[PDB]
Context: bound to proteins that are not shown
RNA sequence: AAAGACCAGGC
DNA sequence: CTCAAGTATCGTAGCCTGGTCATTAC
DNA sequence: GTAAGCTAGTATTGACGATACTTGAG
Numbered sequence: 001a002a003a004g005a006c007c008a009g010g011c
Numbered sequence: 012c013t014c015a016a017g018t019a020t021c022g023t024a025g026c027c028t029g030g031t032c033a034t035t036a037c
Numbered sequence: 038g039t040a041a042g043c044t045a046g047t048a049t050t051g052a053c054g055a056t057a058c059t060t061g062a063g
Stems, first nucleotide, its partner, number of pairs: 002034001004032008012063001014061010036039001
């Protein structure tokens, strides 16, 4: 870098 | 000697943008 | 080298479509 994981706002 | 079928599994089942973290040394 | 001590060994929340198998019998 790339993915995980979380949270929020919509639909 | 093949369709159907009765299972036998496979695999996707909400989706998209934001902000965040914390990422096995052997 | 990690396989994830061996780890259970079926022994507890999913549940459908979608594809693939071992029967009888014209």

Method: cryo-EM, resolution 2.8 A. The entry became public in 2023. This is an experimental structure of RNA with a sequence from Brassica oleracea, together with DNA, with 63 nucleotides shown. Xie et al. published it in Science in 2023: "Structure and mechanism of the plant RNA polymerase V". Entry title: A cryo-EM structure of B. oleracea RNA polymerase V elongation complex at 2.73 Angstrom. Ions in the entry include magnesium and zinc. The reconstruction used 503,124 particles.